This is an experimental structure of RNA (26S delta ribosomal RNA, nucleotides 606 to 1452) from Leishmania donovani, with 729 nucleotides shown. Released in 2016, the model rests on cryo-EM data to a resolution of 2.8 angstroms. The work is reported in "2.8- angstrom Cryo-EM Structure of the Large Ribosomal Subunit from the Eukaryotic Parasite Leishmania" (Shalev-Benami et al., Cell Rep, 2016). Rfam match: Eukaryotic large subunit ribosomal RNA. The family has 88 seed sequences and 107,465 matches in Rfam 15.1. Entry title: 2.8 Angstrom cryo-EM structure of the large ribosomal subunit from the eukaryotic parasite Leishmania.
Context: one part of a larger RNA, bound to proteins that are not shown
């Protein structure tokens, strides 16, 4: 390393080695140079596409380590105070108007040794004895 | 009575250091141990 | 007749040389080196 | 300080 | 080889192993603390107690705690 | 200088560190992705 | 490419 | 980029261009709905106040 | 200024852009009013692949409103508007 | 209506109609920078380079109010 | 009204123009400017040719006609250009891929290092300055340049016959 391989003009993917028209060209050659073959070199490191990477940044979008900070847990064991907490006693309530037991809601009409205060009479801006129980500012320890 | 909040004391978990784990603390008596004991009320029973 | 639970002050059980100090009655032979010393 | 004798297993 | 007295001193010069130092309790404080001032080393016992012995005064030859 | 209920000594000590959760914040240390279309 | 739609 | 209207644009419709010109992403319980009644802009002249 | 009567084809208004378009009104005063509502939503039209969606257009059905009525009105003509999934009310 | 072994009341979803929206408006959930940059490729596309555009910038004709 | 242009103006034909276009070029046409060397064109700068004026000599002065020969040497700049310097008979403008890198050079562009200004939160950006920074290959066809050698007239074939022969005629 397609083939190649003279030019100059045209026209052409618009500067042609081939193709149009002219114009040199016999052919083989050694030295040279470096005009040209848009000559050779690496799928252009420019630029542009890619629903393409990687580097880097960051108050880009998700996150993730580190660090913080609490909470809880490793956690035990006596002291004591601050304040809750329901669990106990007092006065678990006594004036106007019912002699009288009222925040006073609500099982039940009689039990019983008792013998009343009731079931049902009998009060104001509040209705009682067989009583289950939420009826309450405070007292004191557990 | 439990919780919390909270300082007080503890130490035994837990931490941290040091050590070749190389000398800790106890005269002594409410200091707890239970002191096998001795009793005092309080008691409470196996009864 | 086993008993024990609680309290509290009880029972005494849980130990000696820890030295310093400091009151009374106790106390030296002993490690010395001359110590200039009395002697007949 | 130095020396002198009768000594014995 | 291995033990002996006696016979004068030089002299700095006097005389025997003895003293004269002032630790047996009690209560009270309450506690390991016997130790270097320009280079020094400290490390494997004192007694008492067991057993027998040259025995039991004394002692040879296992052992034990004592403190340090 | 005889016995220790008996810690290896001390110091801290139910608080810590920091054991384990979780939680909130912080977090280019880091980590995955983007970082549209026109002309 | 910024601008802008 | 989603969209409105002329223009582009050529007598049916269609017809591009960081083409041109301009608008939108809303505002009204009336600026909706009806029936009535009534004519607007301009103008051309007129009346204490004018 | 307004109240006069002329002569006034839109020189104006119509929410707004811009073109249509309207004079006994579609502008402009008043009145009565909620059709600017469910709409069995039926069907077409722009765009278009004859798919959506947007906004129109013809329509039924009720209920109704304004009209003496015949008609007229499911906004304001035509820009002004949104998919799967999810969240959300309503619905029996 | 349905929550599927029955039963019931909540929840829940269904089916229906709408509403929150997706302006990149038939609707991913979104910031750089690279001269240290690397791949696909692309004259579908720029710098380059061929041109080609004649208007710019720069050169000239006839006619001169008259300058002169 | 023109020595020679200027109002006004306009009209043809200008690329070493200012940008445009996206046509060739993204499996590379390697970047400005010099060096070096050769052509080339005139729209003539010099020298040649008459010409023509208020061109007596002198000496300019306008013009045409000619590419034929000629156009230098420095400072400063990478530079093109620009500007002075001095020479000159005068330093006229151009084209060849803004003529020329398998010719050189490597100042300019020039990237990877740094600094700086300005910007940017940073990373990092500046067609802003500033310094330092590869320049490979011809041994292969042409081309040119010299330097051989050998066919050859049906231009290597036919036998293919044509004399810048003759002279007679």
């Nucleotide at each position: 390393g397609a083939c190649a391989g003279u030019c100059a003009a045209g026209g052409g993917a618009a500067c042609g080695g081939a193709c149009u028209u002219g114009a040199a060209g016999g052919g083989c050659u050694a030295a040279g140079c470096g005009g040209g073959g848009a000559a050779a070199g690496a799928a252009g490191a420019c630029c542009c596409u890619g629903u393409u990477g990687a580097g880097u940044u960051u108050g880009a979008c998700u996150c993730c380590a580190g660090u913080c900070u609490g909470g809880c847990u490793c956690u035990g064991u006596g002291c004591g105070g601050c304040g809750a907490c329901a669990u106990c006693u007092g006065a678990g309530g006594u004036g106007u108007a019912g002699u009288a037991u009222a925040g006073g809601u609500g099982g039940a009409a009689g039990c019983g040794c008792a013998a009343g205060c009731g079931c049902a009479a009998a009060u104001g801006a509040a209705a009682u004895a067989c009583c289950a129980c939420c009826a309450c500012u405070c007292g004191g320890a557990a | 009575g439990u919780u919390g909040c909270u300082u007080c004391a503890c130490u035994u978990a837990u931490c941290g250091a040091a050590u070749g784990a190389a000398g800790a603390g106890a005269c002594c008596a409410a200091u707890g141990g239970g002191u096998u004991u001795a009793g005092c009320g309080u008691a409470g029973u196996c009864u | 007749g086993g008993c024990u639970a609680u309290g509290c002050a009880c029972c005494g059980u849980c130990u000696a040389g820890g030295u310093u100090u400091g009151g009374g009655a106790g106390u030296a032979a002993u490690u010395u080196u001359a110590u200039g010393g009395c002697g007949g | 300080g130095g020396u002198g004798u009768g000594c014995u297993u | 080889g291995g033990g002996c007295g006696u016979g004068a001193c030089u002299c700095g010069u006097g005389g025997g192993u003895a003293c004269c130092c002032a630790a047996c309790c009690g209560u009270g404080c309450u506690g390991u603390a016997a130790a270097c001032u320009g280079a020094a080393c400290c490390a494997a016992c004192g007694g008492g107690a067991u057993u027998g012995c040259c025995u039991c005064g004394u002692g040879c030859a296992g052992u034990u705690c004592c403190g340090g | 200088g005889u016995c220790u209920u008996g810690u290896u000594u001390c110091g801290a000590g139910a608080c810590a560190u920091c054991u384990g959760c979780c939680a909130g914040a912080u977090g280019g240390g880091g980590a995955g992705u983007u970082u549209g279309g026109c002309u | 490419g910024c601008g802008g739609c | 980029u989603a969209u409105c209207u002329g223009u582009u644009a050529c007598a049916c419709g269609a017809c591009a261009a960081c083409g041109c010109a301009g608008g939108u992403g809303u505002c009204c319980u009336a600026a909706g709905g009806c029936g009535a009644g009534c004519u607007c802009a301009g103008u051309g002249g007129g009346a204490a106040c004018a | 200024a307004u109240c006069u009567c002329a002569c006034g084809u839109a020189g104006a208004a119509c929410a707004c852009a811009a073109g249509c378009g309207u004079a006994a009104a579609a502008g402009c005063u008043u009145g009565c009013u909620u059709g600017a509502u469910u709409a069995a939503c039926g069907a077409u039209u722009u765009c278009c692949a004859g798919u959506a969606c947007g906004a129109a257009u013809c329509g039924a059905g009720a209920c109704u409103g304004c009209g003496a009525a015949a008609g007229c009105a499911a906004g304001g003509c035509c820009a002004g508007c949104g998919a799967u999934c999810c969240u959300u009310u309503g619905c029996g | 209506a349905u929550g599927a072994a029955c039963a019931a009341a909540u929840c829940a979803u269904a089916c229906c109609a709408g509403a929150g929206g997706u302006g990149u408006c038939a609707g991913a959930a979104u910031a750089a920078u690279u001269a240290c940059c690397a791949c696909a490729g692309g004259g579908a596309u720029a710098a380059c380079u061929g041109g080609c555009u004649u208007g710019u910038g720069g050169c000239g004709g006839c006619c001169a109010a008259g300058c002169g | 009204a023109u020595a020679g242009c200027g109002a006004c103006g306009u009209c043809g034909c200008u690329u070493u123009u200012u940008g445009a276009u996206c046509c060739u070029u993204c499996g590379a046409u390697g970047u400005c400017g010099g060096c070096u060397c050769u052509u080339c064109c005139u729209a003539a700068c010099c020298u040649a040719g008459c010409g023509c004026c208020g061109c007596a000599g002198a000496a300019g002065a306008c013009g045409c006609u000619a590419a034929g020969g000629g156009u230098u040497g420095g400072a400063u700049u990478g530079u093109u250009c620009a500007c002075c310097c001095a020479c000159u008979g005068a330093c006229a403008g151009g084209g060849a891929a803004c003529g020329u890198g398998a010719g050189c050079u490597g100042g300019g562009u020039u990237u990877a290092g740094a600094c700086c200004g300005u910007c940017g939160u940073g990373a990092g950006a500046c067609a802003g300055g500033u310094u330092g920074g590869u320049u490979u290959u011809a041994c292969c066809c042409u081309a040119c340049u010299u330097a051989g050698c050998u066919g050859g007239a049906a231009a290597u074939u036919g036998c293919g016959a044509g004399a810048a022969a003759a002279a007679g005629a």